[PDB]
Context: one part of a larger RNA, bound to proteins that are not shown
RNA sequence: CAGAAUCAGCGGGGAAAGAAGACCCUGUUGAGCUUGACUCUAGUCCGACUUUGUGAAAUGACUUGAGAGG
RNA sequence: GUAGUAUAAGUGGGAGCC
RNA sequence: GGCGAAAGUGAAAUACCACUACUUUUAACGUUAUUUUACUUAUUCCGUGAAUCGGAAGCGGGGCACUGCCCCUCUUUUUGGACCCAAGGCUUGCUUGCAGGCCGAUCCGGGCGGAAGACAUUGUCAGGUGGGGAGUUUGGCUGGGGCGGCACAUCUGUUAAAAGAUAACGCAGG
RNA sequence: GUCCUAAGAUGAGCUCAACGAGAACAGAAAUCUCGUGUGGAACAGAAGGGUAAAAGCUCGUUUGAUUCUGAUUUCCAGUACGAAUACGAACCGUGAAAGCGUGGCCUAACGAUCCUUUAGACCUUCGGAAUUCGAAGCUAGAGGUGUCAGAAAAGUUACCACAGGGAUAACUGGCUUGUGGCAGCCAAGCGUUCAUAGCGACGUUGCUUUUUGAUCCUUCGAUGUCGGCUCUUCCUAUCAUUGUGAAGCAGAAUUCACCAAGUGUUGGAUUGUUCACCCACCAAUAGGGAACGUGAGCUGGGUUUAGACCGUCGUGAGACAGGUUAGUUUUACCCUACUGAUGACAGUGUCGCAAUAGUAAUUCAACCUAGUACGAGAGGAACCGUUGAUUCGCACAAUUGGUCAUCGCGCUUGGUUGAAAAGCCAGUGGCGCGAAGCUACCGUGCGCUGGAUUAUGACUGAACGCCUCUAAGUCAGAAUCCGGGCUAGAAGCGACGCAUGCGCCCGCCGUCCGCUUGCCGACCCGCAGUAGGGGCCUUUGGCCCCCAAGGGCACGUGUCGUUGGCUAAGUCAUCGUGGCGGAAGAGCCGCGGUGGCCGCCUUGAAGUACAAUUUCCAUCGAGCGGCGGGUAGAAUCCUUUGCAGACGACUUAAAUACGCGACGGGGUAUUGUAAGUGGCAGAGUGGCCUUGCUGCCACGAUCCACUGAGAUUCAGCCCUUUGUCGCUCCGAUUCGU
Numbered sequence: 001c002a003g004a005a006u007c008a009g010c011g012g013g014g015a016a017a018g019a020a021g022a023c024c025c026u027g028u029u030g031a032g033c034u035u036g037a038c039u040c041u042a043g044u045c046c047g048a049c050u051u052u053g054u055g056a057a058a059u060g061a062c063u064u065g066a067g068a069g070g
Numbered sequence: 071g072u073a074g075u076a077u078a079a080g081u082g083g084g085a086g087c088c
Numbered sequence: 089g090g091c092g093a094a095a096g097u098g099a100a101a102u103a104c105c106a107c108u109a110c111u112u113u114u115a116a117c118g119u120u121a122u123u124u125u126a127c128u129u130a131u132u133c134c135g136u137g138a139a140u141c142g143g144a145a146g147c148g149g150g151g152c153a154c155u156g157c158c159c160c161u162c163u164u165u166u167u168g169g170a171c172c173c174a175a176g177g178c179u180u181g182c183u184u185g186c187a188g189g190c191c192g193a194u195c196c197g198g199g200c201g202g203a204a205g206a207c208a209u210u211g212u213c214a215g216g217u218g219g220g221g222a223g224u225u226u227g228g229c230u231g232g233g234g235c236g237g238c239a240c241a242u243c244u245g246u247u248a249a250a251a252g253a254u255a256a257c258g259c260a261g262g
Numbered sequence: 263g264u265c266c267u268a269a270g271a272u273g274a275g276c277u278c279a280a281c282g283a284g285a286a287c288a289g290a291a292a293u294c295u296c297g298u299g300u301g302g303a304a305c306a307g308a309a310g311g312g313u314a315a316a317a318g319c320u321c322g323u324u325u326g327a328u329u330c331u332g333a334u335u336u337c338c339a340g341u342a343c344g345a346a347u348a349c350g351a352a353c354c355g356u357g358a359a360a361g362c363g364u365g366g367c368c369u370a371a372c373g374a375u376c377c378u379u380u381a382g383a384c385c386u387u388c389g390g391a392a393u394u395c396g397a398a399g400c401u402a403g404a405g406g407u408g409u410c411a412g413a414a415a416a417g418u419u420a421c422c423a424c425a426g427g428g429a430u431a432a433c434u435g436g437c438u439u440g441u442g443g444c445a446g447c448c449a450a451g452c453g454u455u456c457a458u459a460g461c462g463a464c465g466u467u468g469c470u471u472u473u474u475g476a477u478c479c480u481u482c483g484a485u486g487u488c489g490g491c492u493c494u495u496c497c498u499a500u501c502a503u504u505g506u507g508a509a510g511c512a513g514a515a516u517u518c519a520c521c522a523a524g525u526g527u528u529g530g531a532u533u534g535u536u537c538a539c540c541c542a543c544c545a546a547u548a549g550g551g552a553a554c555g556u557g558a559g560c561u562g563g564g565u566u567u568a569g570a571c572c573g574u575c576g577u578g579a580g581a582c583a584g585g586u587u588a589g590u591u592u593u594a595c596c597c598u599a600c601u602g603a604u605g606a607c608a609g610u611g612u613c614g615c616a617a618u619a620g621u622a623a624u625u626c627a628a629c630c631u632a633g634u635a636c637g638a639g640a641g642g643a644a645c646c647g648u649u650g651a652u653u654c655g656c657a658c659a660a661u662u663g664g665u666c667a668u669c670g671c672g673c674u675u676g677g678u679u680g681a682a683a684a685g686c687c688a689g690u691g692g693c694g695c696g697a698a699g700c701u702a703c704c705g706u707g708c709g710c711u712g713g714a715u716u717a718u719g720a721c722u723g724a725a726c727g728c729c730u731c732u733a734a735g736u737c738a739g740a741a742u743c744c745g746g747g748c749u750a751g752a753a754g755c756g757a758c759g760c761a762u763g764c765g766c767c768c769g770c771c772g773u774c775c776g777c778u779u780g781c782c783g784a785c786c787c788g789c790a791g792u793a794g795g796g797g798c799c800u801u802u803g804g805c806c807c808c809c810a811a812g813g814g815c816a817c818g819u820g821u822c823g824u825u826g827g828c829u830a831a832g833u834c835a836u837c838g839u840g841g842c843g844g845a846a847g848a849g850c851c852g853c854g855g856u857g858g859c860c861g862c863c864u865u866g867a868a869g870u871a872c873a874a875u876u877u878c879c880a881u882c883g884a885g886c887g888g889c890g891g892g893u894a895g896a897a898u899c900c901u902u903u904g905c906a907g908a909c910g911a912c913u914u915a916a917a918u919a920c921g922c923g924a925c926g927g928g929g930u931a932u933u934g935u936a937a938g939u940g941g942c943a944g945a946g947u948g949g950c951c952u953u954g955c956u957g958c959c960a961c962g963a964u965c966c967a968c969u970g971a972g973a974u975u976c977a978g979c980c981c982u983u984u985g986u987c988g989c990u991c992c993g994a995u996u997c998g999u
Stems, first nucleotide, its partner, number of pairs: 005604005012598003016593002024427004029423002031419004037224005043217003047213003053127009066113001068111002072099001079108003086091003131204005141197004148160004176191006227240001228238002236257001243261004263410001264306001265366002270324007278302001280298006304313002309369003326353001328352003333347004341411001354363003377405006385399004435479001438475001440474001442470006451461002488563001489561003493555001494552005501526003505520005528542003532538001569587004573582003609760007618750004623653001625651005636641001654709005662702004670695005675688005711745004718738004765893009775883002783815001785814002794808005826863001828861001832859011895997005901915001904912001919990001921989005926982004931974003938968004943964001946961005951954001
C1' cells in the first nucleotide's frame, strides 16, 4: 500500500485476439514469365534412298589424241 | 621475259647439225 | 644454201630431238555432273446423279475443174409459255386381246471426262532453322543483402605481447 | 599466374656506389690519372635477409635445368599437392686440385579421378590354335580445373510459393555521442578610451539524447508501419505573465543575469506532409518527453500488393532513394485501470466531527495619474483609484435565441368514408405559429485570504581593534509553498431519539463454556535545564545535594497459601453517600458499613516416598438455572411521488385527516375567431310570370354578427368541494445492547 459481494460503460495496459511475417536474409527448396544462359525438341526447309516405270538430245569436267602462244 | 627481238619459257649432246 | 662457230642484253643460248610447267580448240573409246524434252499405266489433283469421249463415215452449205478433190455444221437467240413415257415406215407370229424385230435414234473403238506425271507424295536417314515448346542452372566471403572489393590459391615486413602458433573487408606491398 | 641457353653450372681475374684532387674542346653531367672508399652499388621482380681475392663485373669451358627410385622438412589430420633439404645408385660439366654443380643467392611463381595424347620394352593380353593390322595393359611426362583438395550453367517476378531465421536488415527500447543541440574555463582582441556593460579569436573542459550516425542485445508460429485530428499528463535549456540584480540603464525601448514550470502560448493561404514560408491577431505567439504518446480512438491525403499512363534504363521478361491516377482499416461480452452505481462497515433513525485525497482561477484594455516624472529637443512612463474585457471554472432559464409527434391550434396537397359536418391514411404528408421541458459566451449569475519563505535588498555584529546582510541573532520579501475556502468522506469517530408481550434489557447468587495483544508484586503522575537545577542560612555572601528507577513502596514470610478464637491502631480490598475530573473525562478524593493482611494465641504439614505447567489474576462474550427491577419499537417489500433515475439507489406521501385520489370549476398559457343560424354582402350564371324598378326562385368561392370565439392546457403548471364520487383497522419479510 492493501477490506466481502455486485451493476452500467470505457478503450490506457494485458508489448490483447485474429495468421508457423507476404517485407528482409538463409536453403546447394520451387513456380509464372523472358532471353544473347546450358542441354534438348514438335514444326519447317534441304539432300540421299524408296515409291519409280518407259525414250531422245545438249552442256561442263575427266581419258587419250593433234595444234598455237609467252 | 624482271634487262634483251627471241620459247634463255626448263632440261643433255652441243662443235657440229638439216 | 639455213643455225651455233663471233656477241648486244646477259642470272641462263637460238641449229637439230622430245618431254616438263600455264592459257588455249574436238571425236573413235570410256567415266562423271547439270539441264531440255518425249510416253502413260504408278502416283497426285479436279468434275459428275461417272449422260454423247476418240476415229471414221453419212445429210446439208461453199471453191475448183470435171465426176473426183478440198473446206465447213450438227438442228435450239425479237417474248419471264409448254417440252418426258414415239408418231410414222418396213418386217414376222396370226389373222390379232395383241405380241416379236429393223429404221426412225450412222458405224467402229473392251479409256467415265479432264490436269499434272515418274515430278510431286509416302517412309527412313542426313544437315540447317527452331524460347513455338520441354528440362535445368544462374558460386562463396561479406559489421543484413545488394553495389564495391577478394581478405577464395598465394609470398615479404608489421600488428604478434624477445621459442612456435595466433584474428579482422588490419596496415604497406607482391 | 611471369622472366632467363643465361639471368643455369663451374674456373680464373677484378671490385662496386660515392667523394677529393687533376687533364683541350668538356660545363652540374662524356672520357682519362691518382687517392679514399664495410658495400652507402649490384645481384629479373614485392619486401626482408645474405654476399667483397664474392653470391657483384669481365672472360674461358660448358649443359647437375641429366637418369633411378627411396628418406626428411615446410603445410599438417603429422593426408595429398607445391616448394625445399640430406644421402644412395649412374652418367657428365668445370677446375691443376680439393671441391662445386640434381636449375635461378634464400624466403611465392602453381594442379587429382576419368578421358586424350606422347616416350620406353626383341614387355603382357585380346581367353579354341597361329601370323599380321587394330585394340587393350605396365612405367614417365603433356592437354586443367585461378570457386586454385579440381559441377558442365543467363535473367526476371509488384502475379508469386514453401522450410526456416530475431544466427540477419527495414520501428521503439538498450550501449555510445563521432555528428546535431546546449553550457563552461583562459584572455589576444572588439566595444569613442576599457579584456570581462555586452562579446570571446587561438586553445581547452563538459552536459543532453527532441538530430543523424555507429552497433545488432530483445522481437520474423507478426509489438499495426507517415502525418494530421482529439485528450491527458510531465520536463525546463523561461516566449509571455509575478518578484528581483546589471548595463555603453536620462525617459521610452532594449539587452545580460537571478528565484521561478502557478497560468498561457492563437485564427488562416500553399503543401499528405514532419519541416518550411507568408497573412493576421496577441501579453506571447518558447522549446520538448510520455513505445520518434495516442489506428479494437478516428482518418487514410502520403508511403507500401494486385489495374493503368509518362520519362530514363533493358534485346526481353521487367527495373526505377523519378512523376501520375484508382485502389476492403476486422474483434472487447474477459482481467486490470479509469468513470460513475448498489452493497459492506454488528438494532434503527437524526444531527454532526474528521484523518486523508483532489482543487482554480488567468490575463489584458480604457480613464485618471499626465503630456506629469525624465529629457536641449524629439519623445515619454509608473504606483494608488475607477470602469470594463479575455481565457477558464461552477451553476441557472426571469428575458432573447434553438428544439416539436404538446401530433396544441390553424392552413393545405392526394386518396378515402354517398354528400355536408367530422375524421382517417401518405411510418412526423407538408406548411405557419407553438406553450412546457431541455438548452447557448447565441442568454444570465458567481468565482475567496492567513502564515512560511525563494531571488533580492537590509538591521545589529564579530571573526580581522577598521569593515562586513553572516559566523551567532534579526527584518522586508514573490503568478512560490503550506494553510484556509471549495469537492469527496476512512475495517475512523461523537451526541441524541426510539428500541419488539411465549421477547428483550439491567443488578445479585450457583454452575459451565469461549477469546485474549502472551498474569505471578504483572506497585510508582512534578516542570524545566544540561555553558545547570534545588535546599538551608540570607553579607554583596557562606554551606550542602546531583554525578541515572543503580531509587523508593509493599507481610514481601503461609501447600494460589491447615483447624478454631480474640482483634487497639495501621494498611488493602468490597459496598453505600458527597465532591471533583470533558483531551479519549471510564478515574481521584472525603465520610460511613463489611472482610483480608497485620497484632496475641491455638493448631496441623510427612508415605505427594528424589523434579514432571506452581492449572487459580485481570478483562470481555455466551449458555444453563433461581431472586429483584424495567420496556412494550422499528426497517424493508408492495403502493405513491419526480426536486431522482440505466437497474439499484434517492427526495416525498401513507392509519379518519390541514388526508389522498378521480371528475368538475377557476387561474394560467398556445393557437387565432369553432359548428350552427341569419344576412335587403358576394364576382357572376340559369329558370319563372305578377314583367319587377332592391321582382321572385336557384348555384356561388368568399365575406359580415352571435365570436379575442372554439379547441387544448401537466402528463414534471397554480388554487380548489360552488358541486359529484371512491379509498384508507391490506398483506409479507427482517432486525436485540
An RNA structure (25S rRNA, nucleotides 2386 to 3390) from Nicotiana tabacum, in which 999 nucleotides are resolved. It holds a match to the Rfam family "Eukaryotic large subunit ribosomal RNA". The family has 88 seed sequences and 107,465 matches in Rfam 15.1. The entry is indexed under Plant, 80S, rRNA Modifications, ribosome. The organism belongs to Nicotiana, within Eukaryota. The 2023 paper behind the entry is "Structure of the actively translating plant 80S ribosome at 2.2 angstrom resolution". Ions in the entry include magnesium, potassium and zinc. The entry has 43 different proteins, among them eL34 (60S ribosomal protein L34), uL16 (60S ribosomal protein L10) and eL6 (60S ribosomal protein L6). The PDB entry is titled "Cryo-EM structure of the plant 60S subunit".